[PDB]
Context: one part of a larger RNA
RNA sequence: UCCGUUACUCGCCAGGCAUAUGCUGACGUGACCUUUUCGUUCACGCAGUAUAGUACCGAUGAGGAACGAGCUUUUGUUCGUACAGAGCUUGCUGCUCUGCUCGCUAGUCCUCUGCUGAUCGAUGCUAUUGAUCAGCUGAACCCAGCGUAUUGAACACUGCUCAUUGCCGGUGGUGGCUCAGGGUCAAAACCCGAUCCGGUUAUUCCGGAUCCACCGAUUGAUCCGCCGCCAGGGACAGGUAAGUAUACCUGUCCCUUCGCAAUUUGGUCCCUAGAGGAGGUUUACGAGCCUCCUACUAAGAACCGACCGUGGCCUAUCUAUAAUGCUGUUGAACUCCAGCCUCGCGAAUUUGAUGUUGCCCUCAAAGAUCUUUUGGGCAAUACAAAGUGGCGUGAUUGGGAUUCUCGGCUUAGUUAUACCACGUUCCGCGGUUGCCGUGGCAAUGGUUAUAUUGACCUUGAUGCGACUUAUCUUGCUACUGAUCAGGCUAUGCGUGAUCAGAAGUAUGAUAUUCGCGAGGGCAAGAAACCUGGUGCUUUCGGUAACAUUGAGCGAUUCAUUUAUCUUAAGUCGAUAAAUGCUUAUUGCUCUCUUAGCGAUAUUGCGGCCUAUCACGCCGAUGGCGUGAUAGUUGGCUUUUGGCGCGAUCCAUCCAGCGGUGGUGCCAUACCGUUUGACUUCACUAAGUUUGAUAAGACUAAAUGUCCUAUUCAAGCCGUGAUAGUCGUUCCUCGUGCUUAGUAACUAAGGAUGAAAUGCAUGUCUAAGACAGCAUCUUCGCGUAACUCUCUCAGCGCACAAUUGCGCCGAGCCGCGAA
Numbered sequence: 001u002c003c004g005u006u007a008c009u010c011g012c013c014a015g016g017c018a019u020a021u022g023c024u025g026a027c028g029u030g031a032c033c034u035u036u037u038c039g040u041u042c043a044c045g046c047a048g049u050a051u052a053g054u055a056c057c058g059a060u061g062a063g064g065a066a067c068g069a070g071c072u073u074u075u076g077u078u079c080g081u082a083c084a085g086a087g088c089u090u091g092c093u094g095c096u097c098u099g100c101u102c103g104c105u106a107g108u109c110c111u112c113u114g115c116u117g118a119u120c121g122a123u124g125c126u127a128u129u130g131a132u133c134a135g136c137u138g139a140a141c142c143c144a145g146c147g148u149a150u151u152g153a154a155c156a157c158u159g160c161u162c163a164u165u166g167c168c169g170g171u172g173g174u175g176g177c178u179c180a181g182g183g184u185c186a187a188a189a190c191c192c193g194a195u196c197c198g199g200u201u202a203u204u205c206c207g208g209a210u211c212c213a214c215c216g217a218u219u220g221a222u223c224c225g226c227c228g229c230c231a232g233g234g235a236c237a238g239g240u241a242a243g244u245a246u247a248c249c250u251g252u253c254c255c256u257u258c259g260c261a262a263u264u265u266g267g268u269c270c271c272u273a274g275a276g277g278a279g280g281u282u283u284a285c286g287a288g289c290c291u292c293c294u295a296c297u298a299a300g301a302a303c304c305g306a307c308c309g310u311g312g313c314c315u316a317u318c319u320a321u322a323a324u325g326c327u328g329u330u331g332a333a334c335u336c337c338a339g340c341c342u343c344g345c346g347a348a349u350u351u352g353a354u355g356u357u358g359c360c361c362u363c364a365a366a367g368a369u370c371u372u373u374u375g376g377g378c379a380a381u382a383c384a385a386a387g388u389g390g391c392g393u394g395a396u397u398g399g400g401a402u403u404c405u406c407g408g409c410u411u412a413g414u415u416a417u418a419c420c421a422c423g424u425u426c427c428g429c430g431g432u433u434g435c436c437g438u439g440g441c442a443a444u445g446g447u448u449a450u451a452u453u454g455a456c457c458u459u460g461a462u463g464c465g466a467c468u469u470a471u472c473u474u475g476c477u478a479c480u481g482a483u484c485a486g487g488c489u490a491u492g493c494g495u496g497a498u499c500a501g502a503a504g505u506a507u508g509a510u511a512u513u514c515g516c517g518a519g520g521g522c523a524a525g526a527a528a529c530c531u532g533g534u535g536c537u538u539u540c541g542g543u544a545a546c547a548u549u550g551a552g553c554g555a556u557u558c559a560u561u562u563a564u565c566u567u568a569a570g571u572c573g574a575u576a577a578a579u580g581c582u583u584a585u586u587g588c589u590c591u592c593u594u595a596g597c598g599a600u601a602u603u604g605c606g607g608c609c610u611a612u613c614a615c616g617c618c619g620a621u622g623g624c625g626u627g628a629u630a631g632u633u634g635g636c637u638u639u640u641g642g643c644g645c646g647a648u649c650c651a652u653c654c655a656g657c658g659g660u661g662g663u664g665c666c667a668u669a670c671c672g673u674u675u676g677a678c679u680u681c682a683c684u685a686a687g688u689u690u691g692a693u694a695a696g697a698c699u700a701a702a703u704g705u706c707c708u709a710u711u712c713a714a715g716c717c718g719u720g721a722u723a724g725u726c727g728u729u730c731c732u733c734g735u736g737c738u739u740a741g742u743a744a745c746u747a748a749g750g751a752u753g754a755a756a757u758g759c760a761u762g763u764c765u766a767a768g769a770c771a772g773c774a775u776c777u778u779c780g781c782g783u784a785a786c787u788c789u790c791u792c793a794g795c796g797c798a799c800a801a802u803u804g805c806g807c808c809g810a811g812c813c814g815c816g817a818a
Base pairs, nucleotide, nucleotide: 004067005066006065008063009062010061016057018054019053020051021050022049023048024047025046027045028044029043030042031040032039068162069161070160071159075156076155077154078153079152080150081149082148083099084098085097086096087095088094102147103146104145105144107143111139112138114136115135116134117133119131120130121129122128123127169230170229171228172227173226174225175224176223178221179220180219181192182191183190184189195209196208197207199206231256232255233254234253235252236251237250238249239248240247258606259605260604261603262602263601266304267303268302272298273297274296275294276293277292278291279290280289308423309422310421311420312419315416316415321412322411323410325409326408327407331404332403333402335400336399337398338397339396341394343392344391345390347388349386350385351384352383355381356380357379358378359377360376361375364373365372366371427598428597429596431546432545433544434543435542436541437540440536441535442534444532445530446529447528457520458519463516464515465514466513469511470510471509472508474506475505476504477503480500481499482498483497484496485495487493488492550590551589552588553587554586555585558580559579560578561577562576563575565573609631610630611629612628613627614626615625616624617623618622634671635670637669640667641666642665643664644663645662649659650658652656676726677725678724679723681720682719687716688715689714690713691712693709694708696707732754733753737749738748739747740746741745757774758773759772761771762770763769764768777818778817779816780815781814782813788811789810790809794807795806796805797804798803
Other pairs, nucleotide, nucleotide, family: 007064cWW012060cWW015057cWW015058cWS017056cWW019052cWW025026cSS029044cWW032040cWW044045cHH073157tWS074157tWS099100cHH106144tHS108142cWW110140cWW113136cWW113137cWW164165tWS171229cWW177222cWW184186tHS186190cWS191218tWS193216tSS198206cWW199205cWW200204cWW215216cWS236252cWW242243tSS259607tWS260605cWW263602cWW264601tWS265426tWS268303cWW270300cWS271299cWW305306cWH306426tWS307425cWW313418cWW314417cWW317414tWS320413tWS328406cWW330405cWW334401cWW340395cWW342393cWW346389cWS347348cHS354355cWH354382cWW359378cWW362374cWS427594tHS438539cWW439538cWW440537cWW443533cWW448528cWW452528cWS455456cWS458518cWW459461tWS460462tHS471510cWW473507cWW479502cWW486495cWW489491cWH520521cWH531533tHS547551cHH550591cWW558581cWW564574cWS566572cWW567571cWW567572cWW592594tHS594598tWH619620tHS619621tHS631685cSS633672cWW636669cWW639668cWW643665cWW646648cHS646649tHS646660tWS646661tHS647662tHS648660cWW649660cWW650657tWW651657tWW653655tHS655656cSS657658cHS683719cWS685718tHS686717cWW688714cWW693710cWW699702tWH702704tHS710712cHS717718cWH725726cWH728752cWH735752cWW736750cWW736751cWS738747cWW742744tHS755775cWW756774tWW756775tWS759773cWW783785tHS788812cWS791793cWS793808tWS799803cWW805806cWH
């Protein structure tokens, strides 16, 4: 965690004080019909009174969160202050709104409202109604002119840190104290809180923006709170002080336990399928499904941090030159758009209602296939006016683009630079290297053939938009004469395709028509054109190599040197060591595994390590290698490799060493602290404390007092281990002693060895113990015959005491008893 505590948050609401709602209305009054007083609904100001939202008194309790701690924001909000404006409101006081909230206030685009300065349309009877300009009363949005700043409390308030929660050491940041310093004049005074843009190179100053607002650049310094950090050694320049003896500190440079191996490494978010326990899967369980639980597996989309560049403007430099980039009207000249007034064109709609057309409502005359009129409606036609509708002349306003012109910054510069914008890389190398290509600076030379020209004259040699004039042409609307076509019908006609006589309209050209381009005479001097040939370079890319993952070394072999020689024309080839460049073959290896590289951190790992004396390579200082040491486990031995000898044994040289059994040593193979336990010795490689030593100060200096170290030495320990005490063996054996009984010898206690025995076997400290030996069940009998025997048979070969080399065998013994 429990109690105990802290705030936060929330359910419930009983009356009014203030506004709001009804009632009565002393009191004044509006309104109310009464000429009015009178009297009165309501309201007005207002008492009272009941309902009700809220600051408000006035009531309630519940819930949740939290208590190891500290650090650390923003946003909206309640209470504000420095003071002032307005108000209640009163001891100079307290309370409410405003100044930051919102607030102070003219002229100011319209409408509405009652009234008119007003008419006109109509109703038409006084009189009344309807449309609108200006004004006044006023409500309104409106552009607007104006209003010091500002922190402190808290509530939701993301997030980070620890056994050390706070002080103790420096550190940088941070709030604060004060001092100095410095500002504005908020001048007595106040400020040295702070957010984004540009400049002042630099601490900081300002140019605009916010306060409805903010975190440390309106300075530095002593201390107080907080906040992130903390291994040592050698010294450097400067600063810091005195016992300038030297110490401290700022910063600068080096070093730290070597070497081996695997993951190279950190942060923020995100979309997706998922295995398996449980619950639904009634029941217990597995399988598919939804939740949790494990969090990762899998894919996948980014971001960055250990990092790559560009730019603006500025500091020390080239201090020269020019420009990728930024800029700006010094004007000039083209080009675009937008608005203002102006008169004119009007049309379908409506007016004027007109002139006509057509339609018919159709009682009806004329009247012999529905023709002219009769009691009547309708739409279009055509002129002018109105909304609206566009379009034309001409005035003028503002606004931009494009070309001509003019300055600076920046970089390039030799680089470091004060501040800061972006995207990307794992962190960076975005692996190097050759060929090729593109881009440029350009000079060099060639052109003035064409070609580019700081400008554009002349021709219709050819062109073009097409307006204006008229002409060459076509689509179309309408018409006339005719060709033709079928049909009827007797003339001729209903009807049509093309043509001829053809107007209008809408395009393509023409003499020219406005304008652009096109061709030509001169132009090559500075100039413009040409890699014609050229060097620099790299933005940028194709391809090839390298180990197409990256590298190390061994064989043969290159020859130099040093020695080692045969042979002998350095002709020759045999020996040991070092040697360096190599076109090219042969073999193992390791790490990245980011192709590969580096660095990083992460992770483990011990080939062990310590100190020691001596010798050698070196050296300026001091660096490496060697032999040994002791700490370090001890140890027997079959093989295997190497180590160094040749202590002996060979030939021959005079020189050796060519061989040589053997030799001590290193890794392998085995046991075991040279017992199971206690004591107990060296060893202190490591560990305690101690003995000691050294620099220190404290009281007065310490013996009274203290911490660092004490690598020198010790008890132990770590380890090695001489040697003393427990288990006669676990039983038998017997051996021989002790104690006490016993003459004799026993009873008890310890104590030893044991495959027997044996060898005319070696041993020893010597009648005891060790190694080998046989033994192999005991005894006996015979065989070359346990051991096997044969002259370890024999034969040979060549050396010659002898040894080496080739053939080669014979029963390889058995029995008797248990």